[PDB]
Context: one part of a larger RNA
RNA sequence: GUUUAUAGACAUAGCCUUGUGUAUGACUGUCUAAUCAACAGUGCAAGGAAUUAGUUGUGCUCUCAAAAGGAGUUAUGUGAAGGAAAGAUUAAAUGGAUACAUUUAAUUAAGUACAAUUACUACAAAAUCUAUAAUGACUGGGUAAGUCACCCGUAAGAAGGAUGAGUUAGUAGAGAUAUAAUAAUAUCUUACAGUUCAACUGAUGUGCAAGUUUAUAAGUAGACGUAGUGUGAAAGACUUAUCGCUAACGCAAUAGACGUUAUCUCGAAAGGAUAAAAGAAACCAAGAAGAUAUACAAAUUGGUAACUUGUAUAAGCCCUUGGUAAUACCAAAUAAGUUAGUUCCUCAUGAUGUCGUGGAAACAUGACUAUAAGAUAAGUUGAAUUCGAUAGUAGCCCAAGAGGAAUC
RNA sequence: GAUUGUGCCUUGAAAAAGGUGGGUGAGGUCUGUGGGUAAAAAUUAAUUCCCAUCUGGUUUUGGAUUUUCUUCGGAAAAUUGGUGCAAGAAGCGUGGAGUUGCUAACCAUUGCUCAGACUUGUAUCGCCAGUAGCACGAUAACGAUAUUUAUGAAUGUUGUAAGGUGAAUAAAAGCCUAUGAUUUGUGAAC
Numbered sequence: 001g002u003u004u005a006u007a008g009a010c011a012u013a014g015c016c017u018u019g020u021g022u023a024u025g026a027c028u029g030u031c032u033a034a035u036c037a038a039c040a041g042u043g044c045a046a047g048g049a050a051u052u053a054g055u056u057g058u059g060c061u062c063u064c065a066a067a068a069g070g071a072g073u074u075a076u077g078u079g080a081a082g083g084a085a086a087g088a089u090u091a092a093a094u095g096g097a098u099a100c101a102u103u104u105a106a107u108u109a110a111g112u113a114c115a116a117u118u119a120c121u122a123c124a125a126a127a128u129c130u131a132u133a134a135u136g137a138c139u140g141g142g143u144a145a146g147u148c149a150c151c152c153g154u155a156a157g158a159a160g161g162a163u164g165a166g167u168u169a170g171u172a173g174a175g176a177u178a179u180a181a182u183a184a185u186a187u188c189u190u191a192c193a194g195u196u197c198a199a200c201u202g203a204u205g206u207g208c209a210a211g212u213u214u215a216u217a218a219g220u221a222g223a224c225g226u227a228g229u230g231u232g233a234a235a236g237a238c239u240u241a242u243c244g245c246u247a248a249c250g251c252a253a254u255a256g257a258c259g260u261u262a263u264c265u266c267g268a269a270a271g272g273a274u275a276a277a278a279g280a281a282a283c284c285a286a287g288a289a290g291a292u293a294u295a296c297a298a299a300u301u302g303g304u305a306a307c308u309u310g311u312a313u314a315a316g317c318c319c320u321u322g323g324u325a326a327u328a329c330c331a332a333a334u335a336a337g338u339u340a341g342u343u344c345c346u347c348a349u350g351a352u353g354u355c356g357u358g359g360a361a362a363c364a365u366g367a368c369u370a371u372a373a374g375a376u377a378a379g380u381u382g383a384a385u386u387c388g389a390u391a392g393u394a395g396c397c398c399a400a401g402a403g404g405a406a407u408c
Numbered sequence: 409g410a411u412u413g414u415g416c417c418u419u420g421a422a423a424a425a426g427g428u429g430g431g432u433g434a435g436g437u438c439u440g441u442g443g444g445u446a447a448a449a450a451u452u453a454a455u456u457c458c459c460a461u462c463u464g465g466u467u468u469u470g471g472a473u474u475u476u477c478u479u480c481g482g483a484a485a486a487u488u489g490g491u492g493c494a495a496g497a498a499g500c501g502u503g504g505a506g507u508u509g510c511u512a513a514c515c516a517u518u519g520c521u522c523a524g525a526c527u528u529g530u531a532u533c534g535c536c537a538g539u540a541g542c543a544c545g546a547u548a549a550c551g552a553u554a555u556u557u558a559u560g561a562a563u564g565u566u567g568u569a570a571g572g573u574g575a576a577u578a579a580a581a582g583c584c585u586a587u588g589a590u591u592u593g594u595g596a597a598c
Base pairs, nucleotide, nucleotide: 001598002597003596004595005594006593007592008591009590010588011587012586015048016047017046018045019044027041028040029039030038049206050204051203052202053201054200055199056198057197059073060072061071062070063069076193077192078191082114087108088107089106090105091104092103093102094101095100118172119171120170123166127163128162129161130160139149140148173190174189175188176187177186178185179184207568208567209566210565212562213561214560215559216558217557218556219555220554221553223451224551225550226549228544229543230542231541232387233386234385236381237380238379239378240377241376242375243374244342245341246340247339248338249337260276261275262274263273264272265271282324283323284322285321286320287319292314293313294312295311296310297309298308344404345403346402347401353368354367355366356365357364358363382408383407388438389437390436395432396431397430398429415428416427417426418425440461441460442459443458444457462538463537464536465535466534473485474484475483489533490532491531492530493529494528495527496526498521499520500519502516503515504514571584572583573582
């Protein structure tokens, strides 16, 4: 002199460094052409890191006919638990004068269109890797040993940066499917890339301690409240299915102007009557040759449009092809099916309805039926009421209607 | 004021008695029923404490006297009370007999009754138990309020040339903790 423990001294301004190691210099203001001095204020002055905001260019995506521009970049692309409807075709049944119309079933459209894609807590912060500034140390050159210059994470040095950092591992929130819905339970998904790079400016004691607010877990106290907690059935409430009853619907259109030819009438001209062919317009149904609009490609040009040609898609304004049959009233006759609407409990009554009997007829009489339009079954349900007593008590009624229920 | 079939409910019924007109149908209250008391000056509070009563279970069950073997603390006999329930008597009402017609009196059945007297019987003056559909628990169990400890999060709050202390208006040269290209002594390794 070097690597590590133990016991003292000294030192401490922000996340970090240097200066003041001190409650004071620096720093700010006044004065001057400029500097020093002087005067008036003050505790921080200068620089870096991290976080946050802004500007310029560049990258990526979209838009713009070219050129000149604009917008976004928690923008977009792919995958995926899952998944239709309209329309069209065929068959059957019932209707229509005809073209056709109406209701079910199967197939097709088609795995096409469409479609959620977030948050929080643990493992978890030790360890590893790597830069820069100031101070200190070392070496060198003239010295008055101040100044100046060289070398090191391979003889160096802060805050910081890069790894550690991933998971179908845990808990929630959403999305999807099944039991009709509500309620309840079970199962399956919530993914992979992308979100660029650089420069220049403006802000923030970012640490420690205390207080307040809030969440979760475990305890304690009282002259704060309640006949508490758990588990069934019935009634009541809500929704649906099957069968009846009532109403609506159950669909083509119904047309002839202006003229031509022939005959008759008018003593001219100007006008009328009759007959045969034919017909613009209008109305109904089904289609897309042509016209129109949009997109793409080719040709022309140094380049882009327009124009021309070709292909694809949409609409039925514009067009094309067919059709426009059937006198009125009375009697008689007048669908399958679809859509919509409609039901509390107990006790009485028994028609304008149905059936029977009697009468020449209007009617008369007996029996039955609230299907006299509603009847049967299933699913779900937090709190209250009933399944014990007072009690079949009190109250209200006995007539063609009476009493009760329809809870929060 | 009296009466209302069948049916239904109770009996003396298993042979013949009594009650009931009919329909619909609660609310409130209730820990068998009725009456009291209790926290801390007021006020309030009981399924739980006190008194009375009903039903069920258990058992040997007023209180004073008299006579005996007081088997010494147990037996026998005769009087006298309190509190409920039932019956009788009494009263009201309806009938049977009578009166020229009415009442009084006599006889009989059902129903009802104040003050709560009178007479008879029975129970009681020992102990335990009792409700809401069911089970469990009522010194429990749920809900609310207040407060303490531990951990996490949030903020425009306060202090800081100290991370805490000496605490009052101010205030230390001391003590504890943390930090250090600074320095010294004593050991372990070069």
An RNA structure, in which 598 nucleotides are resolved. Kretsch et al. published it in Nature in 2025: "Naturally ornate RNA-only complexes revealed by cryo-EM". The reconstruction used 31,056 particles. It was solved by cryo-EM to 3.1 A. It holds a match to the Rfam family "ROOL RNA". About the family: Firmicutes, Fusobacteria (1 example), Tenericutes (1 example). It comes from the structure "ROOL RNA nanocage (env-120)".